[PDB]
RNA sequence: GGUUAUUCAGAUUAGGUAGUCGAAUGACC
RNA sequence: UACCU
Numbered sequence: 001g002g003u004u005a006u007u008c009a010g011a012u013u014a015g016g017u018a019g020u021c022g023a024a025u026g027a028c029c
Numbered sequence: 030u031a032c033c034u
Stems, first nucleotide, its partner, number of pairs: 001029001003027001005025003010021003014034004
Other pairs, nucleotide, nucleotide, family: 002028cWW004026cWW013015tHS018030cWW
């Protein structure tokens, strides 16, 4: 550098959800 | 980009 899982810290929102997105942590190549 | 208020 890549994959995945989770998490909160942000980020995108008028806001929420979710996601994307970022980071951390454990697992992994 | 998806829904919702």

This is an experimental structure of RNA from Thermus thermophilus, with 34 nucleotides shown. The entry has 49 different proteins, among them 30S ribosomal protein S3, 50S ribosomal protein L2 and 50S ribosomal protein L19. The 2011 paper behind the entry is "Crystal structures of complexes containing domains from two viral internal ribosome entry site (IRES) RNAs bound to the 70S ribosome". The depositors describe the entry as "Crystal structure of a complex containing domain 3 of CrPV IGR IRES RNA bound to the 70S ribosome". Taxonomically the source falls in Thermus thermophilus (Bacteria, Deinococci, Thermales, Thermus). Crystals were grown from: 100 mM Tris-OAc, pH 7.0, 200 mM KSCN, 3.6-5% PEG20,000, 6-14% MPD, vapor diffusion, temperature 295K. The structure was determined by X-ray diffraction at 3.4 angstroms resolution and released in 2014. The entry is indexed under 70S, ribosome, IGR, IRES, PSIV, CrPV.